Context: one part of a larger RNA, bound to proteins that are not shown
RNA sequence: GCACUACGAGUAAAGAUGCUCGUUACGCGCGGCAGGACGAAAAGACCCCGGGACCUUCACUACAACUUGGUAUUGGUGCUCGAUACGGUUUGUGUAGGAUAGGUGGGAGACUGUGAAGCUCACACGCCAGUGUGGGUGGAGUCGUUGUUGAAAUACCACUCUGAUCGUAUUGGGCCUCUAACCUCGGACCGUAUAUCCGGUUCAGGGACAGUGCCUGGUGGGUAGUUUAACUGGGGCGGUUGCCUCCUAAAAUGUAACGGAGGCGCCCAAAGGUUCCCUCAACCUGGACGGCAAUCAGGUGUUGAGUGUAAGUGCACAAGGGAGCUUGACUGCGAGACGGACAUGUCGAGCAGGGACGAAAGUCGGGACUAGUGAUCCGGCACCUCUGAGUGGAAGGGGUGUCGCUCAACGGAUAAAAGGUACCCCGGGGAUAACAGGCUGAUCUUCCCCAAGAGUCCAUAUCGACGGGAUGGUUUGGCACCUCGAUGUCGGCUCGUCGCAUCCUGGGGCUGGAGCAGGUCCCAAGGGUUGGGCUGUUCGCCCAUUAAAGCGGCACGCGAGCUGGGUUUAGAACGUCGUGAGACAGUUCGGUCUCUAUCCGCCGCGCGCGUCAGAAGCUUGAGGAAACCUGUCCCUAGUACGAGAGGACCGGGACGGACGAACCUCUGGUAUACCAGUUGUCCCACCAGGGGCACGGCUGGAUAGCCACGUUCGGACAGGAUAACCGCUGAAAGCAUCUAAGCGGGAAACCUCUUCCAAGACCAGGCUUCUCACCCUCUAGGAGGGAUAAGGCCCCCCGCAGACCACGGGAUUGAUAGACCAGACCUGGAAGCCUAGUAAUAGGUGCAGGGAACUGGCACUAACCGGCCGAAAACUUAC
Ligand code: A1BWO
Repeated sequence: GCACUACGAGUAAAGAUGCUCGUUACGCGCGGCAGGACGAAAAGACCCCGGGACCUUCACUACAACUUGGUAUUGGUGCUCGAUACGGUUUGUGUAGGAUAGGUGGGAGACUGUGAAGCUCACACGCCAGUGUGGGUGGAGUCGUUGUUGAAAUACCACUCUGAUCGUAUUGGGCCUCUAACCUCGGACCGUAUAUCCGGUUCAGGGACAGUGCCUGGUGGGUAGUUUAACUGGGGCGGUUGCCUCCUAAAAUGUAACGGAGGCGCCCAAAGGUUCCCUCAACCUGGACGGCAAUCAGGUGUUGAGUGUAAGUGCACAAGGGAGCUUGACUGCGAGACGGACAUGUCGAGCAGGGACGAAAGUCGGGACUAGUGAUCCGGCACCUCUGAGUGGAAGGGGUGUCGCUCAACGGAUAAAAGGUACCCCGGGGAUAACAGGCUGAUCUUCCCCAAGAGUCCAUAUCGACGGGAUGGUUUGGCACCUCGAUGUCGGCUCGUCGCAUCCUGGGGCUGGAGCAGGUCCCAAGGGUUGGGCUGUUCGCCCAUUAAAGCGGCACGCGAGCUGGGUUUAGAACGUCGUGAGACAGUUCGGUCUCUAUCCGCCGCGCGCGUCAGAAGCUUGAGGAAACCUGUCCCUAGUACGAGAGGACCGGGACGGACGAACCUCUGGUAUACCAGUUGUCCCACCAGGGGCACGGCUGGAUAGCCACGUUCGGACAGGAUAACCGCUGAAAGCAUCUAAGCGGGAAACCUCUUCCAAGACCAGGCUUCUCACCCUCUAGGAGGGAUAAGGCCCCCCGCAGACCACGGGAUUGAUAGACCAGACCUGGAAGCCUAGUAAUAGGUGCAGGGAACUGGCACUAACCGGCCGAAAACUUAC
C1' cells in the first nucleotide's frame, strides 16, 4: 500500500491478523468498552553528527567612539634656552733650557712718545709655575742665528687646531604677552510688518589656543566578521596523536583494539677513519693499612662481562679492552636492488679527483645495527664563466651550498582565534545514548554438592565455615540487534490476568516434638490476604487491627482509561562553581495531559440463512461460565500431658466479620404533572380565592418506581480419582524391602456434586402435537410463477420488557392502556357560608379538601369493514 484483517505456543530485523504447527470460528449489521493494530497528529524538542543563530569574555582580527603628538588653517613683539656659521679674544707643564717649546710660511729687524724697562692695586684661570688685561706711577728698554733644539723666538705679520668666550646672521625648543586669522547659545542694532531660525553690522570677551583636514601612537566586547581538532564500545570528563624496539602476529612479508611492556625529539672532535696489540665477568688462594668489594700475585674460567643511550637481532673471529698516526663526519658520480597509494625512506659494488692509515693486500662517502625528526610556500646568508625590460651599468631575479617551524593535532586547513545557550533553530541518525524489548548473567536471585565445626555427648533436630556446581532472568550492569519522517516517565487511581519460590486456611515426615506454642522439610494456587499517620514518593518507619496483612510476571500490566505531587522546557531565588554568558543525580515557589474507534479484541443486542416439507410446545446436555474465605465463644474438659505453671488432638453446637445474589415487608435515600406553609413581584377589573416567574423560588412532608444504610438467602453434604505421606501382602537377593506381579488408606488443588448459559453440539440431538392442500407455464427433465393450511409478521392498545431491535401481554368471543367509580395510601383540615375578635386570626360545617404510580369494579375512549409472509427431486440396502 492492500484485505473474505481469529487465538495460542513458536519462528523472524530478537514484541506477528498476514510465516510454522496446532486450536477455535455459520453470513451481515446495531449500541457500547478502549488491550493491540509498535493506533492518528507533528521529517524527536532529549542524545549524537553536520550547519546556523544570538549571548559572553583577560579567544583572534578589525571598526565606531574617545584620546596623544606633528603638520595645514596660523600671525606680531618680547624673554629664556640649543645647534651651526661669521667678526673678534683666551689658551698649549718630552728634555737638552735665558723656558708652562703651537705646528707652519713672509722673518734681520720690531715695539715707543697718538708716551717702553721697574713697581703699587682691581679682574680671569690655576698644575697658586705664572700668564692676559685696565688705570695710575715710572721715563728710553726688552731685544736676533744668539749655544741649545726633530721644532724659534714672548721682535713683528698670516689662516688655524686641545679648549674658554663674547656680539653680528641662520635655525630649532620652552615661556610671557599682543591682535588681526579663527571662536563665542554674551549685549545691542538691521534685513523684518511678522521672527529665542539664519545672515550682516557693531560693542564686549576668548585667541593663534580651541575647532576642523592630513599624518601618527594609545584606549577600545561599544560594535562587527569569525574561530574554538579528532580518536572514543553514545557524548562529556580522563587518556592519546610523530618516530624507535619487543610481544600479541597463527615459524616469509604484512596484520586491529582506549591490547601487554619500554624508549626518542640526543650524544661523541672521539665514543669518527686506519694500523697494530689484547681478552672479559664471576669464583678459589696468598698479600701493610684494606673490610663483601680499591691496587698486586698465581690459578680456575668460551663467555654468564662489556658494547654512549630503550629493546631486539648481533658481536669472544670480536662489533668488547688498549695504543700510534689521522679527518673519508670527503668533492664529482653511481651498475643493480629493498620498500611501496603517493610523497617520503633504505642498501649499494665500482670509476675519477684530492687525501688518511698501512710494508703490502687493502680499508675509509661518520658511529655494531634499527630512534635523536618536519613537506611545500615565503624569506635570509655565502659563492657562481646565468639573467639584466632602448643601450652600458645597477636594482631585482636565477643557479650551487646552507640557514629560519614543540607547524608535537608531528602528510604540516590562516601569518593571525576561547566560551555559553534550559531562549534556542535547521539538516540528518535507531550508523549513536536516555525508556521498554532482545542476547549475556559478572552482579543479583533461588537452590544444591562436600562436611570443618557449633549443638553438654552427637556434622546432618536446628545452624552450617573453607571451597565446588547450577536454576531463574524481577536488580545494578555488559552489548548496541528493532524503533529517533516519535514505542510519553515515577508514584497514585480504575480494571484486572497469570506463576508458585505459600503469608493465612487444608494435608503430611522429622524434631534438641511432654502439653500449649514452635523449628525445619515435603505436598497444595480453591478462596482470602484491613484501615490509618509521615513522605511526590516506590521503599521504609510507626499507630490500631487481622486467620493472614505473601513474593513476583504481564512495555518495572494498565495516561487513544483518569490523575500530574516528583523528575525533566521557558519565570524567580538560595548555597556552590565560573572574570562572564551561564552551570549543579544540590535545593526552593510556579508551570496547557489533544483525538467523532476503520480493523482485530472484549461486553451486550438484532437481521439472514441453515439443521432434507411447513410449523408449535416441552426438552437432553457435548461443551462452557460462576461460586469456592474465615473467626470467636460454649461443650467434650480444667479431662489427656505436666513438679507446677499452663493446657490440647479428634468429635459436637451456637453466634459473627468480609464477600456475592435476589428482593422492597420493615428501616433509610430519592421525588421537576403529589399535598401543605411561606418571601418578593406581576397578573386574573376589584375583595376573596388562585395563577406565572424567582434552583421545583424557598421550606415541611411524601405512595409507586429505582435503590442501600435495609430484608432474605448462599459458600455445602456426599461420592470418585489422586499429591506429600502411611501401609498390607512379597520376590529378584534363604534375610530385608509399600513394588518388581497384585491389593488398600490419603488434602480447600483435580473429576463429580451446587448455580447459570448451552444443539451454528455441521454427529446442527430427543419426546411429542398441528397443517398434511391446490392451480398455471415451460417440456414432459428439471425448473419458474401464482394462490393457500398450520403458523407467523407488520399495523394497532400497552408493559416493572426496552438505546434501536428484540422480549412479554392485549386486540370487541376484549379489562391491554386511559377515563370514570370505589378502596388503599400521601398530605393534614379545601372553598363557600356561619360564629368570636378592633384586627392579625381562631372555631364550626368536616379523618375535610386535593392527588400520580398500588388494588378491585366499569367497554365510556382507543385496540380498526387489513395487509404481507408462510407446506416435500429423488435413490440404495436391511427388515
Ligand atoms: C516523549 C517519546 C518516542 C520513543 C522514546 C521514551 C524514551 C525514554 C523515556 C526518559 C528518562 C523516564 C524514561 C521515555 C520514553 C518512547 F528514554 F519516557 N516517544 N520513548 N524516559 O515521547 O519520546 O525520565 O527516567 O516511549 O518512544 S526518565
23S rRNA, nucleotides 2242 to 3120 from Mycolicibacterium smegmatis MC2 155: 879 nucleotides with solved positions. Among the 52 different proteins in the entry, which are not shown, are 30S ribosomal protein S12, 30S Ribosomal Protein S2 and 50S ribosomal protein L17. Ions in the entry include magnesium and zinc. It was solved by electron microscopy to 2.01 angstroms. An Rfam search finds the family "Bacterial large subunit ribosomal RNA" in it. Its Rfam clan is "LSU clan". A reference for the family is Yusupov et al. (2001), "Crystal structure of the ribosome at 5.5 A resolution", Science. The organism belongs to Mycolicibacterium smegmatis, within Bacteria. The sample was in a buffer at pH 7.4.